[PDB]
C1' cells in the first nucleotide's frame, strides 16, 4: 500500500429495514438483618463511531472519514 471484517448504555454483548433497541456487570432505591456482605425486586443508563445517499420508513442497504482486527505484498 491492497483486500476483508468490526464499531451498540459506564463496560461487556445479542438483535442484521416496520420499537432509539434484548440481556449481564456497573449506579440509585426498596425488601431481609442488631448492622452490614451476599441475595431478591424494581428504576435510570442507547443520538446504535461521524457525515452524506436509496426508501413511505435506516442502527440494519450504499459511499466517504476515523479507529480496531485478520490476510497479502519483487527477483534470480
Nucleotide at each position: 500500500u491492497u483486500c476483508c471484517u468490526c464499531g451498540u448504555g459506564g463496560c461487556c454483548c445479542a438483535a442484521u429495514g416496520g420499537u432509539c433497541a434484548c440481556g449481564g456487570c456497573g449506579u440509585c432505591u426498596g425488601g431481609c438483618u442488631a448492622c452490614g456482605a451476599a441475595c431478591c425486586a424494581g428504576a435510570a443508563g442507547a443520538u446504535u463511531c461521524c457525515a452524506g445517499g436509496u426508501u413511505c420508513a435506516a442502527g440494519u442497504c450504499c459511499u466517504g472519514g476515523c479507529g480496531g482486527g485478520g490476510a497479502a505484498g519483487c527477483c534470480a